[PDB]
Context: one part of a larger RNA, bound to proteins that are not shown
RNA sequence: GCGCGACCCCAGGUCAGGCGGGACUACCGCUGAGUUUAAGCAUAUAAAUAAGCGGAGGAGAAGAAACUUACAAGGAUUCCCCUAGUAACGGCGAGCGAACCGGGAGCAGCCCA
RNA sequence: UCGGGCGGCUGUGCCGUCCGA
RNA sequence: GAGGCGUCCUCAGCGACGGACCGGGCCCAAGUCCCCUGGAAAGGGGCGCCUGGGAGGGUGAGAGCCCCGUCCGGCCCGGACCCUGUCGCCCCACGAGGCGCCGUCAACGAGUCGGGUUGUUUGGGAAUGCAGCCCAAAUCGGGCGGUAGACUCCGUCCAAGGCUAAAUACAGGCGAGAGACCGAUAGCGAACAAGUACCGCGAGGGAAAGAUGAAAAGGACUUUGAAAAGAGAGUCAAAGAGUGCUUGAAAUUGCCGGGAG
RNA sequence: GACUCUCGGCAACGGAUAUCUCGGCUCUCGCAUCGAUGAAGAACGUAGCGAAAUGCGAUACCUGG
RNA sequence: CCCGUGAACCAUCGAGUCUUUGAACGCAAGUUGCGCCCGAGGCCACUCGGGCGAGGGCACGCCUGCCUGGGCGUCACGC
Numbered sequence: 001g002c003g004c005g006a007c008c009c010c011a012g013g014u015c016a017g018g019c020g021g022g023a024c025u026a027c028c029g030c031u032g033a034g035u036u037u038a039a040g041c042a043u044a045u046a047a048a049u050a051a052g053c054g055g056a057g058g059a060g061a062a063g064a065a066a067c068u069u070a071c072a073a074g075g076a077u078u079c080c081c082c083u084a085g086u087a088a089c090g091g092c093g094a095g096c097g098a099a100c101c102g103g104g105a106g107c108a109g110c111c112c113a
Numbered sequence: 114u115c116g117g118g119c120g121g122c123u124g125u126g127c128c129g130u131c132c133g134a
Numbered sequence: 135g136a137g138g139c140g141u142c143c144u145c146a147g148c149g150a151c152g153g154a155c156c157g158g159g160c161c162c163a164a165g166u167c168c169c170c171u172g173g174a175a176a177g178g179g180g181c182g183c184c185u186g187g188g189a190g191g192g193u194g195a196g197a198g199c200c201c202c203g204u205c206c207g208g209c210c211c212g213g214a215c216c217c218u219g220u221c222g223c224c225c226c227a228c229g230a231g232g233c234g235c236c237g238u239c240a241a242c243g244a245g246u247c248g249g250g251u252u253g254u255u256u257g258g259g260a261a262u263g264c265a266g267c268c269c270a271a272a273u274c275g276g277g278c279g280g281u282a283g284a285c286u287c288c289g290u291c292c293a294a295g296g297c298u299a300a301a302u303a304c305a306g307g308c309g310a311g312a313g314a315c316c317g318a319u320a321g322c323g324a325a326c327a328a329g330u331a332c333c334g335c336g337a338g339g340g341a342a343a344g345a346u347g348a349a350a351a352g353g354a355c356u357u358u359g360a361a362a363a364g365a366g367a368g369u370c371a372a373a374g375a376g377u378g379c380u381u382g383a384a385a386u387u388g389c390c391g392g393g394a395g
Numbered sequence: 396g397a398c399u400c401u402c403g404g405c406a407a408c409g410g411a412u413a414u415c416u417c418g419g420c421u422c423u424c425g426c427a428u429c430g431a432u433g434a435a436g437a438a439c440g441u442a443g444c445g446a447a448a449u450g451c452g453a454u455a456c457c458u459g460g
Numbered sequence: 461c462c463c464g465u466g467a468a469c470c471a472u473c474g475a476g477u478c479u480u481u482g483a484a485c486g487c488a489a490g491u492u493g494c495g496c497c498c499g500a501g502g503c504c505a506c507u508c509g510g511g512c513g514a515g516g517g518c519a520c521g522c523c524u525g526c527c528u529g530g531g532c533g534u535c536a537c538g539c
Stems, first nucleotide, its partner, number of pairs: 002538002005535003008531006015525006022429002027057001028055001029053003037044001041091001067074002078105004089095001109297003112243001114134009135239002137236004142232004147223005153217001155213007165181001166197001167180004182199002190202003248269003252265003275292005308425006315419002332339002344415002352379001356365001380413001386407006393400003436481003439452003458475001486494003495518004501512001503510002
Other pairs, nucleotide, nucleotide, family: 001539cWS004536cWW014525cWW021431tWS022434tSS026058cWW027303cSS032048tWS032050tHS033049tWH034047tHH036045cWW038093cSS040091tWH043093cWW044094tWS057059cSS058303tWS058427tWS062077cSS063076cSS063299tHS064108tWS064298tWH065075tHS066276tSS067290tHS068072tWW069072tWS070279tHS076300tWW077301tWW078302tWS083100tHS084099tHH085086cHS085097tWS086098tWH087097tHS088096cWW088257tSS090094tHS106300cSS107299cWS108298tWS108299tWS121126cWW145228cWW146224tWS152218cWW154215tWW155214tWW163184cSS163187tWS164203cWW171175tWH172174tHS172195tWS173194tSS174194tSS175177tHS189203tHS193197tWH197200tHS242243cHS244272tHH245246cHS245270tHS246271tWH246294cSS247270tHS251266cWW255262cWW256258tHS257280cWW258262tWS258280cWS259280tWH261280cSS271293cWW304306cWW304427cWW306425tWW316320cSS317325tWS317416tWS318416tWH320325tWH321418tSS321419tSS323328tSS326343tWS328342tHH329330cHS329340tWS330341tWH331340tHS334336tHS334337tHS346350tWH346375cSS347349tHS347351tHS347372cWS350373tWW351369cSS351375tWW353376tWH354367tHS355366cWW357364cWW358363cWW359362tHS368376tWW369373tWH370372tHS370375tHS381412cWW382410tSS382411tHS383410tHS384409tHS385408cWW392401cWW430483tWS431485cWW433483tHS433484tWS433485tWS434484tHH435482tWS440455tSS442445tWW442448tWW445446cHS452453cWS457476cWW460472cWS499513cSS499514tHS500513tWS502511tHS505508tHS
């Protein structure tokens, strides 16, 4: 010091079967301003708005507790009502601004792995 | 046990089978 | 949610017939009487009728009874879905499910939990949520309780996985109702030929724009004339109702009247 | 014995006013997708006479049932 | 066209054409055009061949089934 058929990784083609790319008005998910306000202004405010972008459905989205808690009980999740202009934030200025609960709207638990 | 391929049907189904996983 | 033992309780499913709701259609009461006015009665006066229909609309004027319709309305046909009830088919198995007893326990998810560095965001403060760089656990062990560190615990809960009906929204494509709304300079920009006519290279911008009459009866015939039009006449309740034609203000013009020169 | 001021009559102009309303505005219910099995956007055809309109499609206000 | 199948926001919870562009998908593009390949069946030669003709095709991306080729560790095999 060697060729061959076969297993197994990658790649290109091919026709097939299957889906997706655009649209409808708003609803419904990231990035992300300024006028303005604070009689100025730079934190703050306008505003996580508008806008831009992407993408869904008839509704989305959110869901059965590594929850609430400040007791001692409750018992998935939205929403409505208010808890509250309270707590908390902030030249602690101007402004910002809820949650647990409480009762309803409606209720459903399951499934992996 | 999943699907795929023909055949069979009263074709959201199941039976005969072949193939990959 | 897994395993052992026990009395047993529970045991899949399918077809046929009718209805729930939706969609579509059909039917459906009672004056068109008299007088007067009028062009026309749906007016006035007189007489009378139905109403399980006295909303609304039409029709020569102000109509429950003329027509639509209208009604708490009645009736027929079709439809997906689901669900209740009834009947029929096969019914005995197995192994599954539950309860009680028995020990006991495994589908329990890593660059995750957690800390720092730098930011963003939040009511979220040492204490919101997220991004980014670095670091980094345990597996009866862990996570939480609003700064950080011993204990028993107390009290709750198992992340780094998922799905999941209903209730909420719709400055509304698409169908329908409604109204102390507006009523043609208002309401949409747009009642009509309206995103039309028109402007801009383009992005984009963007109006004005309704109404004769009960019926077209929508102006024959004749005269005239540069043309249109005019004259005369004809229709109608009305043509100063004659075609961007209901009413017809204002601002204005002509002619003219009064006052004055 | 001009032309001109003010008011009015008659008419025109103009299109206010008043009523009407084959329309909006707004609120509300209902309902709810359309797609590469060519949607949605637009073209140009398409008629007897065809420029409007909405409606269609080289089959052409279609029209099948 | 008027005494039984014409007509349509009668309802038409009914379905078909749906040119061309347009996501616009074979390619291009100022709503048009384009050149190549494949084609049954007619024909003439009627032997070898040609030539008409409908229709179909000419990367948007991805998955699943089929072909095609090395690369990776090897068994069988002669040296």

Shown are 539 nucleotides from a PDB entry: RNA (26S ribosomal RNA, nucleotides 1 to 417; 5.8S ribosomal RNA, nucleotides 6 to 164) from Triticum aestivum. It comes from the structure "The molecular structure of the left-handed supra-molecular helix of eukaryotic polyribosomes". Released in 2015, the model rests on electron microscopy data to a resolution of 34 angstrom. It holds a match to the Rfam family "Eukaryotic large subunit ribosomal RNA". Rfam links the family to the GO terms structural constituent of ribosome and ribosome.